Solved structure of RNA (18S rRNA) from Brassica oleracea var. botrytis, 1591 nucleotides shown. The 2025 paper behind the entry is "Structural insights into cauliflower mitoribosome in translation state and in association with a late assembly factor". Among the 83 different proteins in the entry, which are not shown, are mS47, bL25-2m and uL18m. Released in 2025, the model rests on cryo-EM data to a resolution of 3.05 A. Entry title: Structure of the flowering plant mitoribosome with P-site tRNA. The entry is indexed under Mitochondria, tRNA, mitoribosome, ribosome, plant. It holds a match to the Rfam family "Bacterial small subunit ribosomal RNA". Its family is annotated with structural constituent of ribosome and ribosome in the Gene Ontology. The family has 99 seed sequences and 42,628 matches in Rfam 15.1. The reconstruction used 34,964 particles.
[PDB]
Context: bound to proteins that are not shown
RNA sequence: CAUAGUCAAAAGAAGAGUUUGAUUCUGGCUCAGAAGGAACGCUAGCUAUAUGCUUAACACAUGCAAGUCGAACGUUGUUCUA
RNA sequence: AAAAAAAAAA
RNA sequence: AAAUUUUUUUUUUUUUAAAAA
RNA sequence: AAAAAAAAAUUUUUUUUAAGAGUUGAGAACAAAGUGGCGAACGGGUGAGUAAGGCGUGGGAAUCUGCCGAACAGUUCGGGCUAAAUCCCGAAGAAAGCUAGAAAGCGCUGUUUGAUGAGCCUGCGUAGUAUUAGGUAGUUGGUUAGGUAAAGGCUGACCAAGCCGAUGAUGCUUAGCUGGUCUUUUCGGACGAUCAGCCACACCGGGACUGAGACACGGCCCGGACUCCCACGGGGGGCAGCAGUGGGGAAUCUUGGACAAUGGGCGCAAGCCUGAUCCAGCAAUAUUGCGUGAGUGAAGAAGGGCAAUUCCGCUCGUAAAGCUCUUUCGUCGAGUGCGCGAUCAUGACAUGACUCGAGGAAGAAGCCCCGGCUAACUCCGUGCCAGCAGCCGCGGUAAAACGGGGGGGGCAAGUGUUCUUCGGAAUGACUAGGCGUAAAGGGCACGUAGGCGGUUCAUCGGGUUGAAAGUGAAAGUCGUCAAAAAGUGGCGGAAUGCUUUCGAAACCACUGAACUUGAGUGAGACAGAGGAGAGUGGAAUUUCGUGUGGAGGGGUGAAAUCUACGGAUCUACGAAGGAACGCCAAAAGCGAAGGCAGCUCUCUGGGUCUCUACCGACGCUGGUGUGCGAAAGCAUGGGGAGCGAACGGGAUUAGAUACCCUGGUAGUCCAUGCCGUAAACGAUGAGUGUUCGCCCUUGGUCUAUUCUGAUCUGGGGCUCAGCUAACGCGUUAAACACUCCGCCUGGGGAGUACGGUCGCAAGACCAAAACUCAAAGGAAUUGACGGGGGCCUGCACAAGCGGUGGAGCAUGUGGUUUAAUUCGAUGCAACGCGCAGAACCUUACCAGCCCUUGACAUAUGAACGAGAAACCCUAUCCUUAACGGGAUGGUACUGACUUUCAUACAGGUGCUGCAUGGCUGUCGUCAGCUCGUGUCGUGAGAUGUUUGGUUAAGUCCUAUAACGAGCGAAACCCUCGCCUUGUGUUGCUCAGACAUGCGCCUAAGGAGAACUCCGAAACAAACAAAAAGGUGCGUGACGCACUCACGAGGGACUGCCAGUGAUAUACUGGAGGAAGGUGGGGAUGACGUCAAGUCCGCAUGGCCCUUAUGGGCUGGGCCACACACGUGCUACAAUGGCAAUUACAAUGGGAAGCAAGGCUGUAAGGCGGAGCGAAUCCGGAAAGAUUGCCUCAGUUCGGAUUGUUCUCUGCAACUCGGGAACAUGAAGUUGGAAUCGCUAGUAAUCGCGGAUCAGCAUGCCGCGGUGAAUAUGUACCCGGGCCCUGUACACACCGCCCGUCACACCCUGGGAAUUGGUUUCGCCCGAAGCAUCGGACCAAUGAUCACCCAGCACUUCUGUGUAACACUAGUCACACAAAGACUUUUGGUGGUCUUAUUGACGCAUACCACGGUGGGGUCUUCGACUGGGGUGAAGUCGUAACAAGGUAGCCGUAGGGGAACCUGUGGCUGGAUUAUCC
Repeated sequence: CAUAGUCAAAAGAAGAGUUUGAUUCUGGCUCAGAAGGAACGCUAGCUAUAUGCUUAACACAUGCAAGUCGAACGUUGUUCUA
Repeated sequence: AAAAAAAAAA
Repeated sequence: AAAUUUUUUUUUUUUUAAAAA
Repeated sequence: AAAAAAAAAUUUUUUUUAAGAGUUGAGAACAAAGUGGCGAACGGGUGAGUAAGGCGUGGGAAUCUGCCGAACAGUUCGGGCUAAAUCCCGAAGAAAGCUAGAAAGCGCUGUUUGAUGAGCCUGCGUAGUAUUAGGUAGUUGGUUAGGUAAAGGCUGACCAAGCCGAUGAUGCUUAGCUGGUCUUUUCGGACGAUCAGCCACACCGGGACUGAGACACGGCCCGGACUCCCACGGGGGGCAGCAGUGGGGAAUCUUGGACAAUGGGCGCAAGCCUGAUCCAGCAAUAUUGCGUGAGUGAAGAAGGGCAAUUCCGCUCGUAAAGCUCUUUCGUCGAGUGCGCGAUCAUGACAUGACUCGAGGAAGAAGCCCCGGCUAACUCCGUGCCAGCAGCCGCGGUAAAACGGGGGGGGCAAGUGUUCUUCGGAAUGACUAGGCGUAAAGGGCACGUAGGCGGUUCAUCGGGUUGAAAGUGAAAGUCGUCAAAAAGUGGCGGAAUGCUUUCGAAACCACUGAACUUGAGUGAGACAGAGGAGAGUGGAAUUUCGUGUGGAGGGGUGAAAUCUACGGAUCUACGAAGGAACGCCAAAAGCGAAGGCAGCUCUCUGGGUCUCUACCGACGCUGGUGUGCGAAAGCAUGGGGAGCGAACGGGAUUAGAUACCCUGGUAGUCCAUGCCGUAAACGAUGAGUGUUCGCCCUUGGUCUAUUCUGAUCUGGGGCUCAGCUAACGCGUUAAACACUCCGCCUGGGGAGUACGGUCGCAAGACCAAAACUCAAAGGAAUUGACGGGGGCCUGCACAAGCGGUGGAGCAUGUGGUUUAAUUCGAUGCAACGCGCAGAACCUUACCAGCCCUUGACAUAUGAACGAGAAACCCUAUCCUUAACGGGAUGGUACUGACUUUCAUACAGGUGCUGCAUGGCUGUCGUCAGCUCGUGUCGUGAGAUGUUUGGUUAAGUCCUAUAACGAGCGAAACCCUCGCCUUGUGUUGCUCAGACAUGCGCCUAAGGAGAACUCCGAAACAAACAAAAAGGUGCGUGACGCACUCACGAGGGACUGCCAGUGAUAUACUGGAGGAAGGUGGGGAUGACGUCAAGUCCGCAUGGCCCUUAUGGGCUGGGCCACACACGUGCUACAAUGGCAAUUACAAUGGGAAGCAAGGCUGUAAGGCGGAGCGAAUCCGGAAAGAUUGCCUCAGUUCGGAUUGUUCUCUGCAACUCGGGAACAUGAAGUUGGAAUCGCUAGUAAUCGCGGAUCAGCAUGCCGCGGUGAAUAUGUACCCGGGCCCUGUACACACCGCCCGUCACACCCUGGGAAUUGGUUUCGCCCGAAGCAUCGGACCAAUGAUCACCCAGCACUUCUGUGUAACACUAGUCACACAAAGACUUUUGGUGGUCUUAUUGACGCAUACCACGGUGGGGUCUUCGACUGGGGUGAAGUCGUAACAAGGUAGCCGUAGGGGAACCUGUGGCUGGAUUAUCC
C1' cells in the first nucleotide's frame, strides 16, 4: 500500500484373424473402442439431476388451458334505517 | 347533524 | 332486567325578538 | 305527509299508505343482465410445406410504431342509440371526460423527440441429379395512371424485344435453417431429438373486417369431407395447448397439486386469471455416485467335483457355521420450526429436509464367457445326428468348440443380443493413395471456357498486412476458482468471420516505359517408303495359240476326289489380263496417330543445321465441341490373275458341321460415299527444368593436320546413382520436382438392362440395380507335369532260345449253391499266397447233445476234516453216438494245510491295421537325402549339391563364395577258383618192397646110392599141423608222398610297359600269372512315399459278449459246380518210345529211425535183423554209350476216366489218403488276339536230397550231370536319372476345367392390354369477398332556399289583476299572447345540390375457390406368354482352355454349326522349338 501483483486456456496419433505347399504385394470381409430420444432377454437395493410417440400433420369421449375493470357509462332489483 | 365524557349510595 | 340512555359545545330549520323545539 | 283508535293541554302510544314525490337522509352488496376500454397478434404446440420469397452473417433508404421516458399547448359547443357515456355523427383545428368519494390526481388530442418492436430492399455464403439442355410471355426494360404507411410490373393502357442458362436455367427426388449433439491428433462424417434464435402451419381450399400491430391455434364469412344432435325447420365441431382414449408399432408417461417463487394480462390500488411456470407421479432410459458390512474363525465340519487314484490325496475352502464391533442407504417412533427457497406479509413442495431415539449383519448380486483372435479347464451324455457360430471353423465312440456337473475369468445394479453413427479404414488419401505386368492413360490430335505460366524500372492501393472501433445473443466445448456430494455459478479464452477509419509496399491483379533467355518469322544450306494427281517397267502365277514329244500330272502320314490319249505334265516362241513391287534392307528413314517400299514428272504439308538478321512473353494443358482414324462390313458403278468366309466333293474318326486334299461364290483391287471399332500395345497422357559415364548410328555445321576432335538433331545397346512387391526402368526414366487433362475404388451379375443421340443396316457412345461370395488377383520360390529340348541309361526294345493263352490233370481265386461251404491277402507290390502237410485233431464255419466262478489263475468270507473227503492207480464192471455219468477195489496225503459253496471274476480267432508297438513288401543296389558355420536375397529360399570330363556310382579329378560333416556308394564279411605252412583217424595208402588170413578147381601114401630108392597096403582117403599148382577177396608192417578234412596265411593292386588324352582322374592294348581291371556268386538295403499288409502269430488303447460271441464231445464242411481267371505238371513223338547190357555225382538224412545178406509173394507188401546216435554202418542217380524191336499210323505216341482184386499208416480211409496187380484207352497231331523268363556253366534238359510229417506235394528250399544261340547296342514301345524351359497343377496330369440338354430354388427384363397418383397448361360455370361504375334525393348527414309555430325587443281604441286617488270613475305598474307588423333567433316541414359525404342496392362489370372438360411432363398396380442371371451332391453329350494342351493363344469384324466352338482377314506376344551370311 493491498479488495494491489502473478498472463492459464487443453487433452486426444495402437493393432489382430482370413486367398498360398510356403513368401511378398494389391485388395476386400470380420473383431477389439466410444456412443443413442433406442427395442428385447435374464436379473434388481437407494438418492439426486436430466430424458421419455423417432411410426398415422391418423380419429377423438371427458375436464381445464383468456380474461379483467363499479376510479368510463346508464338500467332495474334486493335489503334495513328516519 | 357533528365532536367529547360517564368508575360510588340511600 | 339492561342496550343504549345522561351531560357539554358548535351547527341546520320551524314555532311564538328573545326564547323554545 | 295523509288516514284510524286512546289520552293529555298542539303532542305522545300503535298500525296502514308514503315517497310521480313543495329535494327522504345515510350505509350494503349491485354480477343479475348489458354498453364500453385494454388484452385474446404475448405465452404454448407441431415440422406437413419450402432448394431460396427461407436461414446464417454484414449492410441500406423509400416507412410505421399501443403500452414506457422527457418537453411544449389544449381538452369548446350541438345531435343520435327506449336510458346514459371516455359509444357514434357534425362544427371550429384534434379531442372525452372522471374525481373536492381519486381536485391538481387520472385520461385523451396535437406537435417535437429518446427507447423498443415491425414492414421493405440487398452483398456474400448455403443439397443430390446431365440416362433433365433449353426455360420465360407480365416474361425483361421504358413512359404514363392507379394503389400501398412505404421503393418496386404491385397492376391497367401504350412502346421496344428483351431476361435466365454449360460458372448448370428449367425438370425430377429429398429436406425446415442455425447455435449445436455423437465420434475423431486437428480435417472430416452422421444427425437437427431436449433447450434457445428465425421461419412455416393450425380438418382440407379461398377471402376480408376490427385493430398501432393478424389476413388471426381455443375470432368472422364461403365451399368440401367426416362427425353428433334434431322438435327433423336446421344447427354444432376441429387436442399438431396440458392430462387422457382408440389405431399403427419393436417401443415411449398422471384424466395430479398450487399461483408460495419467476414471467405475463387487466386494475390507481385491493385484487382476479395464468395445464407459462414451480413442484410432485410413472419408466434401470441416461449420468466419474453410494450401499449390499469391518475383524476373526480349522472341529480344514457336512456336502459337491476330480484323482499314477502323489503332498490335510487335490479343490469348492476362512469359504460357510460361530464369536466381537458399527449401522451409511433403506425401516420405525418423536421434536422444534422468520433452517431455507421470501419478504412488509404471502410456502403447493412438506407424510419432505434437520435433530434425537429403537433395533440387528439384520432388507439388498447377478449377466456373459473359458479352440485361436481374447483373460480363463476338467468329468459325463451325444455320435456329420442333435446342434453352436462375429471371422477362421467344430460334431463321423475318448469333443478344451454341442448339452449338463464342478472349477475358473471380465464387468458389476447391472450384463448380454439386435438396429443406427463414427473410429480402426491411408477402405474416395486437403492433412494422407494411385494408373508397364494387380482395379485404372482417352486410338491420336486441334482448339472454346477454365486452370497454370519469363526479366528490370516507375505509378497506384482492389487482394494482402499492422493498429483502432463496431459486431460475433444466451446455453454447450476449453482454462481457473468457489460451491455442491450423481445437481451450480462468476471471470476469462475461443467464436478462425464481416463493416468503417488510419498506416506499409515485398508479392498477386491493374497501368505505363523497357529487355531477350521461352514461343514464332526471315536469309542461306539440306535429308526423307510424308500426301494427292498424271505416265511408265520387268520377273513370276494363270489362261489361250503354234512347233517337237508321248503317259502320266497333282497331292498325302497313307490315299482318294480332281485333271490327262479330244494328247496333259515337260520344252521354245508369241498373246491377254490382274495384283504385288525381289536385290538395296535395317535395333535405318518419314508422319500427331492409323500408317507409308519399283521408277519419272507436277502440286503440296512438316522437319533439321548456320546467322554480330526481325519481333518481343505473343507460352503450356485443355471438359463441352471439331477433325483424322488398321481391318472386316454396307450402298452405286467397274474389274477379277492369285488367295479365299459360305458351299459341293474326297479322306480321317466311335462321331468330325474341324484340322488334311480338291473345286470355289462374297471379298481382297479402282472411283464416290457410309460406319468409327482393334492386344488402335512402349499394356507407360501431353509439357517444363535438373541428374556420373561408355559404345554404335541418321542428317548437318565448325575445326582438321589425313586421321581424326567438337557441337546440335533424332534413333539403339550397356550402366554409377536413384527408384521398384518383384520382374525390371535407367538422360527417349518406371530417377529428383512441378502444371494441366482423362480414369480407378473387392469378385461375379455386366460393358448386361432401361433411356437418349447417331447410323441405310450391322451396330457405336454415355452406362446402372436387384441378387450372391469371402475371396478374385500380381510377381517370384520349391516340387510335379509336358504328344517342349539337351546329356545319359535299363532282357524295355533290337539279335537269339524256351515257354503261357489251345488239350488233360494238380492247385489257388472270383462267382453260384448250401446248414456251413471259416477268414485274411486285391495293378505293378493278391491269386502252388498266410497253409514247412485240412480223414478225426488242426478249425476259427454248421447241426445236435451238454456245462455255467466254468477247461485254467489270484483274493476274501463261510462249511467239513487230526486222517475223513476230494486226488491218484499196472485198476474192474455197467450205461452213453461220444464227452461224460453210476458203482466196486487198492495206495498215499492233508492244519500257515485239503476240498465244497458264495462273489471280485476268469474267458473271447468278436470290431477297429484310419488309435498303436513289433515285423514285412515297394519305389530301389536306383544314387540319391540332408546338416553346422559363411555369403546372397525384404521374404519363401539359394550356394555348398550350377564348369569340363570320366564312372556301375554326388565314384574320382579339375574348376568354383564357399569351408566341412552325416546317412547312402565302394572296401571291410561268407563262399567258389590257385599256392604255402602245420596237424593226419573214422580220411589217403600211387609206384617199389616185406610178411599174412579166408574161400574155391585139380591131383597127391611115411624109410639107409646122387628127400630120390625098393620098403608097407587092398580100399579110397588126404584126416593134428605140416605137402604141390592155378587162382578170388582182403589185412598187417612201413607211411600220410598224393587226394581229402581242418587251423593259420599268401595271392590281384591299373602293380609294370606302350599309346590316346587335360603329364590329373581315366580310356585302349600287351607282358607275367591260376585269376585283369567290380575274377563268379551271396550277404548287406539311405531320407522318406504308398493312412501299403498284418488286432486270425504275439503284445496292446477304445467299444462290445457274459446260461454265451465263453468251454467239451460226436458228425459234417473248408474237397460242392451252368462259368471265368492265375500258377504249375504230363504230352501231342523218330533229335523218339520200349527191352537187354554198361558208365560217371553232389547236397543232405538216420533212434517214434536207416536197415546189408537170406526166405516168401507177379507186385505193392510180409518174416527176420550185419552194422550204426554215425568221414566208420545204411538207399542200383537219370539223361549218356552199345545191340535189337517199332516205321509215320491217333500208333509199341499220350495215360484222362472207369471196374475188379489187394496192401500201408492209423481208434478210424464213405464223404476224403498213399501205393500195387490186371483190364478199360478221353481229349491231344505244336495252339487266335495277346503275353513271360533269360547274357555263360546262364537258358533248356536230366535226375537226387530235405523241412513240415502216424500217412500223404506235380508245391517250396537245396544239389550235382549234360550243355547252347545272340548282343555287348539305344531309332522305336515301356520306364529311370540330371538341368534348360513353359505351366491356370500343389489331393500335384489318375491334375484342372468349359458350354448346351434334363431336374429344383431364388432374383430380374420385355410383353398385347390394365389400375392409380402428382405437377402443369388451354377452355366452361362463378360461393363469400375486396375493387370499379351506375341509376337513385332509396336511408341518413352537410349546405342552400322557401313555408309554419314560438322567443327577445316593440304598438294597441283588446281583457284581467295590483296600487293611489276620485266616491265609485280615472291614472300609472305589470304580465296580456289578444292581435299586429317589419327584423333577429330555437325547433319543425317541404324542395335543390352535376347527390356534395357515407350506409345500402344492382338478378352491373372485373379478379377468383370448388366443380366440369381436353391435352402434356413424371412415377405406379396387374398381366397370358417369353427371355437373362445366380445357386446345387449325383444325371446326359462332348473335350474348348492351362505344356507347342495334341490345329500356339488372344483382339476388332464377318460368315457357319447340338454344345463347348470352327473358318476368313488385319493386328498382338500376354507362345514353344530352332553356334547370322554376298